[PDB]
Context: bound to proteins that are not shown
DNA sequence: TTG
DNA sequence: TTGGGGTT
């Protein structure tokens, strides 16, 4: 070099927005459902047939 | 659509075990020789790696052998083909071979 | 019953 | 229909 064979492990996190639920003293915290929009800024200059 | 392109050795090449690029040293005069650092990019692990060539026999295979050249057909935005032609050698083994391989 |  | 240089 060329060939044939070979690659794992629970979540590093969970915006917006709605509905609940505990508790709350105006904070906090558990579950849960919905989700790209027509997607490419413009201005100057300077090039551009076989 | 080239002045297909005659010179400046005070040049031009060539040289090093991933991969590429920036830093040293040796030859070399249209040919080729083995070299030294330094940046950045890239690698789990298992197996496999005697035809190796002047070669001869191979009457082994052989319009289904193998090319390399033309034509024709299918194709085409970077395609791995068919046939005819002509062309003659292709293709596997033995021998110059012995595992600390 | 396109622009 | 292609994308270089400048500015914001």
């Nucleotide at each position: 070099c060329c060939c044939g064979c070979u690659u794992a492990a629970u979540u590093c996190a969970u915006u917006c927005a709605g509905a609940u639920c505990u508790g709350u003293a105006a904070u906090a915290g558990a579950a849960c459902u919905g989700u790209c929009a027509u997607u490419c800024a413009a201005c100057c200059c300077c090039a551009a047939a076989a | 659509g080239u002045g297909c392109u005659g010179a400046u050795a005070u040049a031009a090449c060539c040289u090093u075990c991933a991969c590429c690029a920036a830093u040293u040293a040796g030859g070399u005069u249209c040919a080729a020789a083995u070299a030294a650092g330094u940046g950045g990019u890239a690698a789990u692990g298992c197996g496999g790696g005697a035809c190796a060539a002047a070669a001869g026999a191979c009457u082994a295979u052989c319009g289904a052998c193998a090319u390399u050249u033309g034509a024709u057909a299918c194709a085409c935005u970077a395609u791995u083909u068919a046939u005819c032609a002509a062309u003659g050698g292709a293709u596997g083994u033995c021998u110059u071979a012995u595992u600390u391989u």
Source information:
This is an experimental structure of RNA (Telomerase RNA) from Tetrahymena thermophila, together with DNA, with 162 nucleotides shown. The sample was in a buffer at pH 8. Method: electron microscopy, resolution 3.8 angstrom. The entry became public in 2021. Primary citation: He et al., Nature (2021), "Structures of telomerase at several steps of telomere repeat synthesis". The depositors describe the entry as "Tetrahymena telomerase T5D5 structure at 3.8 Angstrom". An Rfam search finds the family "Ciliate telomerase RNA" in it. From the family's description: Telomerase is a ribonucleoprotein reverse transcriptase that synthesises telomeric DNA. Telomerase RNAs differ greatly in sequence and structure between vertebrates, ciliates and yeasts, but they share a 5' pseudoknot structure close to the template sequence. Rfam classes the family as a non-coding RNA gene. The family is grouped with related families in Rfam's "Telomerase clan". On this family, see Jiang et al., Cell 2018: "Structure of Telomerase with Telomeric DNA". The entry has 6 different proteins, among them Telomerase holoenzyme Teb1 subunit, Telomerase holoenzyme Teb3 subunit and Telomerase associated protein p50.